[PDB]
RNA sequence: GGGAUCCAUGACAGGAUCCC
Numbered sequence: 001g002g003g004a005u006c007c008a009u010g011a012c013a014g015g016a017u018c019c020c
Base pairs, nucleotide, nucleotide: 001020002019003018004017005016006015007014
Other pairs, nucleotide, nucleotide, family: 009011tHS
C1' cells in the first nucleotide's frame, strides 16, 4: 500500500481479528 470478516460514521477520521 492492497484484500477478507465484525463494530462506529451520510462524508472526513477510528477500534478488533485474519491474509499478501